[PDB]
Entry title: Structure of the transcribing Pol II-DSIF-PAF-SPT6-RECQL5 complex. An RNA, together with DNA: 86 nucleotides with solved positions. The sample was in a buffer at pH 7.5. Among the 21 different proteins in the entry, which are not shown, are DNA-directed RNA polymerase II subunit RPB3, Transcription elongation factor SPT6 and Transcription elongation factor SPT5. Released in 2025, the model rests on cryo-EM data to a resolution of 2 A. Primary citation: Zhang et al., Nat.Struct.Mol.Biol. (2025), "Structural basis of RECQL5-induced RNA polymerase II transcription braking and subsequent reactivation".
Context: bound to proteins that are not shown
RNA sequence: AGGGAACCCACU
DNA sequence: AGCGGCCCTTGTGTTCAGGAGCCAGCAGGGAGCTGGG
DNA sequence: CCCAGCTCCCTGCTGGCTCCGAGTGGGTTCTGCCGCT
Numbered sequence: 001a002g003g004g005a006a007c008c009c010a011c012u
Numbered sequence: 013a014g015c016g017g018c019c020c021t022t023g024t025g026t027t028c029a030g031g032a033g034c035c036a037g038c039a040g041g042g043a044g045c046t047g048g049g
Numbered sequence: 050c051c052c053a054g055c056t057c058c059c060t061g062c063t064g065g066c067t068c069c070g071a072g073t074g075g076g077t078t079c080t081g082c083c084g085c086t
Base pairs, nucleotide, nucleotide: 003080004079005078006077007076008075009074010073011072012071013086014085015084030069031068032067033066034065035064036063037062038061039060040059041058042057043056044055045054046053047052048051049050
Other pairs, nucleotide, nucleotide, family: 016082cWW017082cWS
C1' cells in the first nucleotide's frame, strides 16, 4: 500500500 | 443478472440556519416636450 | 398657444443572496436494491 461522509458527545 | 426509477407518503404539504443586512428589478409618479386643434 | 399623450428619469418597495470564532479528543452508522428485461 490507508478511504470518505454524516451525525453525537466532550476539552481550552 | 442490472438499469430504472426515485419513496417523499397531502400526485396538493412546514419550516431543509433564521436572521441580518446589501443589490436588482419592477411599478409608480412627475417634468418636459410636441403634434393635433 | 393649449392639451393629451408620450418619453425619460428618479424613488420606493419587494425579493434574493451571502454570512454567521479558533484549535483539539473520543464514539457510531452509512456508503442500494429489486422487476423483469